[PDB]
Context: one part of a larger RNA, bound to proteins that are not shown
C1' cells in the first nucleotide's frame, strides 16, 4: 500500500495483529485510558563522510585597495663651493773641469728699458738655510755673446713643452643659496552678477617644493579567492604511508590485520677483476712484565667463526682470508626466460669490437645474493653523417651522453597553502558512533569443588589461603546486527507489572542455640514493605520511625500521561588553553516540551442476533474477579529457663497503624437555588420598604444532597492436598534405615471456605408461570414461495419521572392514580419582618414579637400534568430413535 487489523511464548533484517505452536474470542456501536501500532509531523540538527557550502580567525598562500620608497615626467633661471675632463699663461733642474744649483732640442748678433734696469732698505712664498721666483718703495745710464771651459749656451731673446705646481676658460655630475615664470593657495579684492558654485582679472602668501602620471623596493586580514591527505574496529588523539629480511602462510607461486620481529634511504677504486695461495670460533695445558681475557706454543675442536650492515637462504671448489699484476665498475647487442594490470623490474648463455689476469684450460658486462630508491614535465652541461619558416648561416628543436625534486602522503593534484564554527548550512549513511534492543559474557554479580588455617580443644556453628568448576544477563566492556526520509536523553510525579537471589510476617535443619536475642541454611512470592534534611541527583551521608524500609526485570518500565531541576543549540561571565577566530568531558546566571486516538489494548455501558413456538420470572454454577498485612498489652507467668540480670514456647482476652468497601445518624466541610448584616451606587415619583450592579460586592450563619477529618464492618477461623522438615513399621542388606511396600504429621504459598461478576458455560443448562386452536393460490413440491383474515403473552412507545443515569440501560408512577409540580400542616434554618404605637432633639431604642421568611426535608392532599387508542411480536411449533400411551 491493502486489511476479514486478539493474547503469550517461540521464530524471524535481530523488539511480531500478520510466521510457528498454543490460549482466547458470538456481530454492531457509544462514552472513557494513552501500554502498543518502533504512532503523526518535519529526507537527524548530533556522528561519520563528500577532493559538498557559507560566514569567521591568524606571524597559512597567492594577490589587492591603502600607506610609503625611490627613478623619470609635469619641471625652469642665476649665482656661488666642489669633485673629474680642457685651455691660455706662470712656477721647476745641487755628472765634474766653472764667471755657477748647466733643462733637452731649434730661430740665434742684439735684446731688456723711460707704458722707466743695474744696485740697495723691506713684504712674502718654496727650500736640499746654496739660493730661488716675487709685491711696494728707494734708485737712474746698466744686466750684456763666439767672448775659454763644457758631449749640450747664454738670465739678451724666442717658440711646442717635460721634472711638477697654481689659476682664470668648459662638460657632466655634487651640494647649497636665492630667484620666478610653470604649478599650489580652503588669504583679499574686482568683473560676469540681486550667486558662500565656477570661470577670468588684480593682488598678498608659498614655490620648482607639494602634488598628480608610469615605473619599483617596503608594508598591507582592511578586501579577495583558496588550501588545510589518507588509512583508522566510527572519528579524533597517537601511529602509519616507499623499500628490504623472517614468521603468520595451510610442504610449487601468491596470500590480510593498528598481527609478530627487526632493517634500508648507504657503502667501496678495493671492499672490483683475475692469478697464485691460506683457513675460522670456543676450550684445555705451558709461557716475561700479562691480570678471567692481549701477544707466543702444543692439543682437543671442526665453521658453532668470517661475510662492511638486518634477516634468510648459501658459502671449503669457500661466496670467508692475504699478496701479485690490474681497470671486465668495459662500448654495441642479444637466443631463450622470470615477475608484472601497466609504468617497469629481473636472470641470461652467445655474438663483434676493444681489455685485465693467467703456462694453460679458462675467468672477468662491478660487490655471496636480495635493501640502498623517484615517472613524466620544464630547464642547464657536453657531443652531434639530423633539423633550420625566401636562400647561406644562426636561435630554437631532435637524437646520443648527463645534471637538477626527503615531489618520503614514496604513481609524484599546484612553483607556491594553517585554522574555527555552539549563528551555520546543503547531499548522503543505520555503509558509521552516542541512547536503547541483539549477539557475547572477559569484567560484574550469585552459587558451588578442594581444604591448610582461624575459631583455647576441633576445618566446614561462623568463617577460610592456594587453586578448580559453574549459573545469571545483571555492572564494566567488546561488536556494529535493527533504527540516522527521528525508536524524545538523567532524576522525579502518576501508574504500575512481573521474577525470586525473602525485607517483614509464616514453617523448619545446625547452631560455638540456657531464656530474651541472634548466626546460618532449607521451604515460602499470600499480603505487607517510612516520613523527612542536604543535593537536579538516582544513590549516598544525615535526623526521626518501623514488624520491615527487600534485591532485581519490565525501551536502565511509564514525556501521543505530567515535570523539565541535571544535560547538546543560539546570551553573558570566571578560571585553563590558544597569537586568534574560538575552546573545556570544568564551573556560573539565564534560555518556546505540539498532537481534536482511525486499529490493537484497556475500563465502563449500550444495540444486534442466537440458544429451535414464543413469553415472564427465579435459579444452577463451569469459568473470572477481588481479598489475603501487621504492632502493643493483659492472662498464662513473674511461670519454664537463669548464679543473677532478664525472661518465654503452645493457648486465649483486648486494643490500635496502614489498607479497603458501605453510610451519612452522629461530628464537620460544602451549600452561588434558604435567612440575615453591611460599602458604593442606581433606579421603583418622594418618605418607609424594597430591586439592579459592583468576584455570590464584601460578610455572618445554614436546609436537603453530595462527603472526610465523621462512625459501621472486613482480612480470619475451619477444611483438603502439600513445601523444607519431623516420624512409626520395615525390607532390599541377619544390623542399620522416614521408603523400597505400607502409615502418621508438616506453612501466611495451592484447592477450598468469605465478598463481586457469572449460561455467548454457542457444552447457550435447570424450575415455575404465561400465551397463540381460520382458509387460499402458484411454481422448479419443500424445513418452499406468496396472499386473504389473525395480531395473544409480552414488549416497546408516549407521557409524569428517580438517592438509576454522559447517551443508551435500570427502577417507580399514568386517573382502579401520589409519579412530578403546586397546595396544607410540620420540620429545619436564620433570629423579633412590614406597619402601627411609645420614648428620644436625633442616630437609635422598646413593645406588638422568637416576628417575618423559609430550596433539595418530613406527614398529607389529586388542584395542575400523567389520552381512550394506535407500534413490534403471532396464529399451536422440524426429523430420527427410544419409554410410556393409542
Ligand atoms: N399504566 C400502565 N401501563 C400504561 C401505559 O402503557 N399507558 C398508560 N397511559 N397507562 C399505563
Nucleotide at each position: 500500500g491493502a486489511a476479514c487489523u486478539c493474547g503469550c511464548u517461540g521464530u524471524g533484517a535481530a523488539g511480531a495483529u500478520g510466521c510457528a505452536g498454543u490460549g482466547u474470542a458470538c456481530c454492531c456501536g457509544c462514552g472513557g485510558c494513552a501500554a502498543g501500532a518502533c504512532g503523526g509531523a518535519a529526507a537527524g540538527a548530533c556522528c561519520c563522510c563528500g577532493u559538498g557550502a557559507a560566514c569567521c580567525u591568524u606571524u597559512a598562500c597567492u594577490a589587492u585597495a591603502g600607506c610609503u620608497u625611490g627613478a623619470c615626467a609635469c619641471u625652469g633661471a642665476a649665482c656661488a663651493u666642489u669633485g673629474a675632463g680642457c685651455c691660455u699663461u706662470g712656477a721647476u733642474g745641487u755628472g765634474u773641469a766653472g764667471g755657477a744649483u748647466a733643462g733637452g732640442u731649434g730661430g740665434g748678433a742684439g735684446g731688456c728699458u723711460u707704458u722707466g734696469a743695474a744696485g740697495u732698505g723691506u713684504g712674502g712664498a718654496c727650500g736640499c738655510c746654496a739660493g730661488u721666483c716675487u709685491g711696494c718703495a728707494u734708485g737712474g745710464a746698466g744686466c750684456c755673446g763666439a767672448c775659454c771651459u763644457u758631449g749640450a749656451a747664454a738670465u739678451a731673446c724666442c717658440a711646442c713643452c717635460c721634472u711638477u705646481u697654481a689659476a682664470u676658460g668648459u662638460u657632466u655630475g655634487a651640494u647649497g643659496u636665492u630667484c620666478u615664470a610653470a604649478c599650489g593657495u580652503u588669504g583679499a579684492c574686482c568683473c560676469g552678477u540681486a550667486a558662500u558654485c565656477c570661470g577670468g582679472g588684480u593682488u598678498g602668501c608659498g614655490g620648482a617644493c607639494a602634488g598628480u602620471g608610469u615605473c619599483u623596493g617596503g608594508u598591507g586580514g582592511g578586501u579577495a579567492g583558496u588550501u588545510u591527505g589518507a588509512c583508522u574496529g566510527g572519528g579524533g588523539c597517537g601511529g602509519u604511508c616507499u623499500c628490504c629480511u623472517c614468521c603468520u602462510a595451510a610442504a610449487g607461486a601468491g596470500u590480510a590485520a593498528c598481527g609478530g620481529a627487526g632493517g634500508a634511504g648507504c657503502a667501496c677504486g678495493a671492499a672490483g677483476g683475475u692469478u697464485g695461495g691460506c683457513u675460522a670460533a670456543u676450550c684445555c695445558u705451558g709461557g716475561u712484565c700479562g691480570g678471567a681475557c692481549a701477544u707466543c706454543a702444543g692439543g682437543a675442536g671442526g665453521u658453532u667463526a668470517g661475510u662492511g650492515c638486518a634477516a634468510u637462504g648459501g658459502c671449503a671448489u669457500a661466496a670467508g682470508c692475504c699478496a701479485g699484476c690490474u681497470u671486465g665498475a668495459c662500448u654495441g647487442c642479444g637466443a631463450g626466460c622470470g615477475u608484472g594490470a601497466c609504468g617497469g623490474c629481473g636472470c641470461g648463455a652467445g655474438c663483434a669490437g676493444g681489455u685485465g689476469c693467467g703456462a694453460a684450460a679458462g675467468c672477468a658486462g662491478g660487490u655471496c645474493a636480495u635493501a640502498g630508491u623517484g615517472a613524466u614535465c620544464c630547464g642547464g652541461u657536453g657531443g652531434u653523417u639530423c633539423u633550420g619558416a625566401a636562400u647561406g648561416g644562426a636561435a630554437g628543436g631532435g637524437c646520443c651522453a648527463u645534471c637538477g625534486c626527503u615531489c618520503a602522503a614514496c604513481g609524484g593534484a599546484u612553483a607556491a597553502a594553517a585554522g574555527g564554527u555552539a549563528c551555520u548550512c546543503c547531499g548522503g549513511g543505520g555503509a558509521u558512533a552516542a541512547c536503547a534492543g541483539g549477539c557475547u559474557g572477559a569484567u560484574a554479580c550469585c552459587g558451588c569443588c578442594c581444604a591448610a588455617g582461624a575459631g583455647u580443644u576441633c576445618a566446614u556453628a561462623u568463617c577460610g589461603a592456594c587453586g578448580g568448576c559453574g549459573g545469571u544477563g545483571u555492572u564494566u566492556g567488546g561488536c556494529a546486527c535493527c533504527u540516522c526520509g527521528a525508536u524524545g536523553u538523567c532524576g522525579g510525579c502518576u501508574c504500575a507489572u512481573c521474577a525470586c537471589a525473602u525485607c517483614c510476617u509464616g514453617g523448619g535443619g545446625c547452631u560455638g542455640a540456657a531464656g530474651u536475642a541472634g548466626g546460618u541454611c532449607c521451604c515460602a512470592a499470600g499480603g505487607g514493605u517510612a516520613u523527612g534534611g542536604c543535593u537536579g541527583u538516582u544513590c549516598g551521608c544525615c535526623a526521626u520511625u518501623u514488624a520491615a524500609a527487600g534485591u532485581g526485570g519490565u525501551a536502565c518500565g511509564c514525556g501521543a500521561g505530567c515535570u523539565g531541576g541535571g544535560u547538546u543549540u543560539a546570551g553573558a561571565a570566571c578560571g585553563u588553553c590558544g597569537u586568534g577566530a574560538g575552546a573545556c568531558a570544568g564551573u556560573u546566571c539565564g534560555g518556546u516540551c505540539c498532537c481534536u486516538a482511525u486499529c490493537u489494548g484497556c475500563c465502563g455501558u449500550g444495540g444486534g442476533c442466537g440458544c429451535u413456538g414464543g413469553a415472564g420470572a427465579a435459579c444452577u454454577g463451569a469459568g473470572g474477579g477481588g481479598g489475603g498485612c501487621u504492632g502493643c498489652u493483659c492472662c498464662u507467668a513473674g511461670u519454664a529457663c537463669g548464679a543473677g540480670a532478664g525472661g518465654a514456647c503452645c493457648g486465649g482476652a483486648g486494643u490500635g497503624g496502614a489498607c479497603g468497601c458501605a453510610u451519612c445518624a452522629c461530628u464537620g466541610g460544602u451549600g452561588u437555588u434558604c435567612g440575615g448584616g453591611u460599602u458604593g451606587u442606581c433606579a421603583u415619583g418622594c418618605c418607609a420598604a424594597u430591586g439592579g450592579c459592583a468576584c455570590u460586592g464584601c460578610c455572618c450563619g445554614g436546609u436537603a444532597g453530595c462527603u472526610a477529618a465523621a462512625u459501621g464492618c472486613g482480612g480470619a477461623a475451619g477444611a483438603g492436598a502439600u513445601a523444607a522438615g519431623u516420624g512409626c513399621u520395615g525390607a532390599a542388606a541377619g544390623c542399620a534405615u522416614c521408603u523400597a511396600a505400607g502409615c502418621a504429621c508438616g506453612a501466611a504459598a495451592c484447592u477450598u471456605g468469605c465478598c463481586c461478576c457469572g449460561a455467548g458455560a454457542u457444552g447457550a443448562g435447570u424450575u415455575c408461570u404465561c400465551c397463540c386452536u381460520g382458509a387460499c393460490c402458484c411454481u422448479u413440491u419443500a424445513a418452499g414461495g406468496g396472499u386473504c383474515c389473525u395480531g395473544a403473552a409480552g414488549g416497546a412507545a408516549c407521557g409524569u419521572u428517580g438517592a438509576a443515569g454522559a447517551c443508551g440501560a435500570c427502577g417507580a408512577c399514568g386517573u382502579u392514580g401520589a409519579u412530578a409540580g403546586g397546595c396544607c400542616g410540620g420540620g429545619u434554618g436564620u433570629g423579633u419582618a412590614a406597619g402601627c404605637g411609645c420614648a428620644g432633639c436625633g442616630a437609635u431604642g422598646c413593645g406588638u414579637u422568637g416576628a417575618g421568611c423559609u430550596a433539595a426535608c418530613c406527614g398529607g392532599u389529586a388542584c395542575u400534568a400523567a389520552u381512550g387508542a394506535a407500534c413490534c411480536g403471532u396464529g399451536a411449533g422440524g426429523c430420527u430413535u427410544a419409554a410410556c400411551c393409542u
The depositors describe the entry as "High-resolution structure of the Escherichia coli ribosome". An RNA structure (23S rRNA, nucleotides 2018 to 2903) from Escherichia coli K-12, in which 886 nucleotides are resolved. Taxonomically the source falls in Escherichia coli (Bacteria, Pseudomonadati, Pseudomonadota, Enterobacteriaceae). Noeske et al. published it in Nat.Struct.Mol.Biol. in 2015: "High-resolution structure of the Escherichia coli ribosome". The structure was determined by X-ray diffraction at 2.1 A resolution and released in 2015. It holds a match to the Rfam family "Bacterial large subunit ribosomal RNA". Crystals were grown from: PEG8k, MPD. The entry has 51 different proteins, among them 30S ribosomal protein S6, 50S ribosomal protein L36 and 30S ribosomal protein S20.